Description: Shown are 16 nucleotides from a PDB entry: RNA. Released in 2009, the model rests on solution-state NMR data. The model includes bound proflavin (PRL). Sample source: Synthetic 2',5' RNA. The work is reported in "Solution structure and thermodynamics of 2',5' RNA intercalation" (Horowitz et al., J.Am.Chem.Soc., 2009).

RNA sequence: GCCGCGGC
RNA sequence: GCCGCGGC
Numbered sequence: 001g002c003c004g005c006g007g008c
Numbered sequence: 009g010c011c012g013c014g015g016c
Stems, first nucleotide, its partner, number of pairs: 001016008
Other pairs, nucleotide, nucleotide, family: 015016cHS
């Protein structure tokens, strides 16, 4: 650009 | 399940 981090 | 909140 494409690439994740909790409601429950 | 479906429902959002920044890397750079």
Entry title: Solution structure and thermodynamics of 2',5' RNA intercalation.